[PDB]
Context: one part of a larger RNA, bound to proteins that are not shown
C1' cells in the first nucleotide's frame, strides 16, 4: 500500500426488525442430480446454475442413435472438352 | 449461318467442412460487487523510495456532491445533468364520419420547487 | 457570516 | 448564513435508461467469428425411424389446492381499461351439431369487414347485486304455532 | 374426518393443425374423483399505485400447444429505524496476513528416508612409569696362581762355546 | 767354570679376558591412562510435493502477548507468580462576554505637503 479484525464510529438497499403473500409439507407442470439406454446431444451448476441457453423439440429444429446413402461435396483459384443467349450480319 | 461473351456441363488439385477440444488461446456481448461513488490523467510538491498529496483540519450530500481550508493547480470515465415514459398549461393541426376533441401528436415553457416569518445555531 |  | 415548524404560490408527485476501473483466468469456441490442434472412406453431406419426454431416491422454480374476513351459477338498455395485434392475417354476425327451448361453452359451415385512429380478435373480468353452497341438527319436511313470512315458534324424523 | 370443496387421475367417443399425436401436442363430452386439513427446522418477494388480488388483457415463438417469457391495464394496503447478524462505500484502532483471514500459523501421532546422541558391553591402538623383563653396551666392582708383556727371583732343559 | 734360546717359577707393573658386584641401556610382557570403532536398544534432530488430531499465535486471533520459574495436559498448550509492552499517548469541551463622541470629522487620499 491494501486486504482482514468476536473493530471505533457513519451512511447506503428490502440488509434486518415489522406487514401483508408466499416456498419447504400434497397433486400436477417444468429445469436439473443421480441413473437407465442405441441415443437420452452440448453448454450453466454459490452468491451470478437450476420455466438458464430454448420466445415453443411429433418429423423438421437437431446438434444426438440406428439403418440405408454422398465425396469437389456451401465455395475461390487454377486444366481442358461440348449444350445453352447472343454485337454485328 | 463468317469472329466472338458468359452462363454452365464433365471432371481436377490445392482443398470446401467440423454444434471435435482448449472461453486457461481470443474477439464480442453479458453475470455480481453496482446507483454502488469510486478508479484514473498531464504538470507541480514531500520523502532516497515504494508511495503520499490532488482524492481535502471543518462542516455537507444521495452522490470525490458543494463550501472553506488547504502542495497541489486543472482535466478524465463516472456522480449530476441533459434523456424516454409519465404530468400542469400554451400554441398549430383534426372541416369532429379513421370522432377517442374526455383524444391524437408536432412543439414551448415548467421545478433539481420557490417566497416570508419566527427559535436555533454561526 |  | 443554513437546520426544524409555519404559513402560501403552484399539478407537482414518480418510473426507465444509463451499472464506471478491476477483480472473480465468472459465464459463452452450441448466435457469430476466429488462433491452435486434431478427420477427411468420415468427427464432413442427406434420408427414414428413433431419441432429447427414459425415472429409485434428490433439489430449484412454477401452477392447482386444501370452503364462508369464501366458493360457484346468473346479470341484453350489456357498469368500467389501458397497451397490443391484423397481406408467413385476423378471422363478425348469424348456421349445424353436442343439447329443448334458448343462453354460455367446444367444434364445424360461410368470409361480411379490415391490411388499421376505419373492420376483427374483444360486451373486460374482479368490485356490486340476487341466488346457493359440505360439516352444519347452522339443514330440512310433516303439522300446527302467527304482528319475522324469502321468515318465527311447539312437536316428531333426518346416523 | 374429503364434502355439492379438491380436479390428480383412467376408460370410451369425439373435435384441431398438419402425410402423418403411436413414444409424444391440444380440445370437449360421457365416466373415474388419490393425494391435500395452511404444511418441521429453514427460507423467499415487496416501502406505494408497490405488495397482494379465485383481476382479467394482449404480443413475441406455434401448422398446433404455455401452468414460461415479455408488455397493459382495474381494485389497491399495513408495517418502517429502531437492536443486533450479513454485504458495501466512509473512518478509527490493530494487524506476523498480501492469489491478502476461504490468510497465516503452531504440537503431538502415523508414514519413509540421513546425521548425530545414551547405552550394558566388545574390539583396536597410542603413550607413560614407583614395575617385570634385559640384547648390547658401559661405566662401575670384587676375584681368577687367569693370560700377556717388559720382569725379579730362582730354576729347567738344550745349542752350543770352549 | 760355565753363556744365552725356549721352558717353568716367583716378583710388581703395564697391557690383556672371564666370572662376578651396582647402574643404565634395544626390544618385549604387564599395568594405568587416552583415542578410536562396533552394541541390543533408545534419544534428538533434520528432510520428504497431497496423512491423523486440536487450533496455541498475529485483529480486542476470541483467556493480552511473552519473559523468568513452578506445576498440570494427547498434543499445540492449561495454570500460579512477579516483570515487560513487542497492548491501551489507542491522549482531544466547565457551553454562556464588556460603552462614549457612527463622523460635515473616521473613509478619500499618489510628491505628501507646507
Nucleotide at each position: 500500500a491494501g486486504a482482514c479484525g468476536g473493530u471505533u464510529a457513519c451512511a447506503g438497499a428490502c440488509u434486518u426488525a415489522a406487514g401483508c403473500a408466499g416456498u419447504g409439507g400434497a397433486g400436477c407442470a417444468u429445469g436439473u442430480u443421480a441413473u437407465u439406454u442405441a441415443a437420452u446431444u452440448c453448454g450453466a451448476u454459490a452468491a451470478u446454475c437450476c420455466a438458464c441457453g430454448a420466445c415453443u423439440a411429433a418429423c423438421c429444429u437437431u446438434a444426438c442413435c440406428a439403418u440405408a446413402u454422398u465425396u469437389u461435396g456451401a465455395a475461390u483459384a487454377u486444366u481442358a472438352u461440348a449444350a445453352u443467349a447472343a454485337u454485328u450480319a | 449461318u463468317a469472329a466472338u461473351u458468359a452462363u454452365u456441363a464433365u471432371a481436377u488439385u490445392a482443398c470446401a467442412g467440423g454444434c471435435g477440444u482448449u472461453a486457461c488461446a481470443u474477439u464480442g456481448u453479458u453475470g455480481u460487487c453496482u446507483u454502488u461513488a469510486g478508479u484514473u490523467c498531464g504538470u507541480g510538491c514531500u520523502g532516497c523510495a515504494a508511495a503520499g498529496u490532488u482524492u481535502u483540519a471543518g462542516a455537507u450530500u444521495a452522490a470525490g456532491u458543494u463550501c472553506a481550508u488547504a502542495a497541489a493547480c486543472g482535466a478524465a470515465c463516472a456522480a449530476a445533468a441533459c434523456u424516454c415514459c409519465a404530468u400542469a398549461u400554451a400554441u398549430a393541426u383534426a372541416a369532429u364520419u379513421u370522432u377517442a376533441a374526455u383524444u391524437a401528436u408536432a412543439u414551448a415553457u415548467a421545478a433539481u420547487u420557490u417566497u416570508a416569518u419566527a427559535u436555533u445555531a454561526u | 457570516u | 448564513u443554513a437546520a426544524u415548524a409555519u404559513a402560501a404560490a403552484g399539478a407537482a408527485a414518480g418510473g426507465a435508461a444509463u451499472u464506471a476501473a478491476g477483480a472473480c483466468a465468472a459465464a459463452u469456441c452450441a448466435u457469430a467469428a476466429u488462433g491452435a490442434u486434431c478427420c477427411u472412406u468420415a468427427u464432413a453431406a442427406u434420408a427414414u425411424g428413433g431419441g432429447u419426454a427414459a425415472u429409485a431416491g434428490a433439489c430449484g422454480u412454477g401452477c392447482u389446492a386444501u370452503a364462508a374476513u369464501a366458493a360457484a351459477a346468473u346479470g341484453a338498455u350489456a357498469a368500467u381499461a389501458a397497451a397490443a395485434u391484423u397481406a408467413u392475417a385476423u378471422a363478425a354476425a348469424a348456421u349445424a351439431u353436442a343439447u329443448u327451448u334458448a343462453a354460455u361453452u367446444a367444434u364445424a359451415u360461410u368470409u361480411a369487414a379490415u391490411u388499421a385512429a376505419u373492420a376483427a380478435u374483444a360486451u373486460a373480468a374482479a368490485a356490486c347485486a340476487u341466488u346457493u353452497u359440505a360439516a352444519u341438527u347452522u339443514u330440512u319436511a310433516a303439522u300446527a304455532u302467527a304482528u319475522u313470512u324469502u321468515u318465527u315458534u311447539a312437536u316428531u324424523a333426518u346416523a | 374426518a374429503a364434502u355439492a370443496u379438491g380436479a390428480a387421475u383412467u376408460a370410451u367417443a369425439a373435435u384441431c393443425u398438419g402425410a402423418a399425436a403411436u413414444u409424444c401436442g391440444a380440445u370437449u363430452a360421457u365416466a373415474u374423483g388419490a393425494a391435500a386439513a395452511a404444511a418441521g427446522a429453514a427460507u423467499u418477494g415487496c416501502u406505494a399505485g408497490u405488495a397482494a388480488u379465485a383481476c382479467g388483457u394482449a404480443a413475441a415463438u406455434u401448422a398446433g400447444u404455455a401452468u414460461g417469457u415479455u408488455a397493459c391495464g382495474g381494485u389497491g394496503a399495513a408495517u418502517a429505524u429502531u437492536c443486533u447478524a450479513a454485504c458495501u462505500g466512509u473512518u478509527u484502532c490493530g494487524c506476523a496476513c498480501u492469489a491478502a483471514u476461504c490468510a497465516c500459523u503452531c504440537a503431538u501421532c502415523a508414514c519413509g528416508c540421513g546425521u548425530u546422541g545414551a547405552a550394558a558391553c566388545a574390539u583396536a591402538u597410542u603413550a607413560u612409569u614407583a614395575u617385570c623383563u634385559u640384547a648390547u653396551u658401559a661405566u662401575u666392582u670384587a676375584u681368577a696362581u687367569a693370560a700377556u708383556a717388559u720382569u725379579u727371583u730362582u730354576u729347567a732343559a738344550u745349542a752350543a762355546a770352549u | 767354570a760355565u753363556u744365552a734360546u725356549u721352558a717353568a717359577u716367583u716378583u710388581a707393573u703395564a697391557u690383556u679376558u672371564a666370572u662376578u658386584u651396582a647402574u643404565a641401556u634395544c626390544a618385549g610382557a604387564a599395568a594405568u591412562a587416552a583415542u578410536a570403532u562396533g552394541a541390543a536398544u533408545u534419544a534428538a534432530u533434520g528432510c520428504g510435493a497431497a496423512g491423523u488430531u486440536g487450533a496455541a499465535a498475529u485483529a480486542c486471533a476470541g483467556u493480552u502477548a511473552c519473559c523468568g520459574u513452578a506445576g498440570g495436559g494427547g498434543a499445540a498448550c492449561c495454570u500460579g507468580c512477579g516483570g515487560u509492552g513487542g497492548g491501551c499517548u489507542u491522549a482531544u469541551a466547565a457551553a454562556u462576554a464588556u460603552c462614549u463622541u457612527a463622523a460635515a470629522u473616521a473613509u478619500u487620499c499618489u510628491u505628501a505637503c507646507a

This is an experimental structure of RNA (Small ribosomal subunit rRNA, nucleotides 986 to 1649) from Saccharomyces cerevisiae, with 647 nucleotides shown.
It was solved by electron microscopy to 3.2 A.
It comes from the structure "Glucose treated mitochondrial ribosome of saccharomyces cerevisiae class I".
An Rfam search finds the family "Bacterial small subunit ribosomal RNA" in it. For this family Rfam cites "The comparative RNA web (CRW) site: an online database of comparative sequence and structure information for ribosomal, intron, and other RNAs" (Cannone et al., BMC Bioinformatics, 2002). The family has 99 seed sequences and 42,628 matches in Rfam 15.1.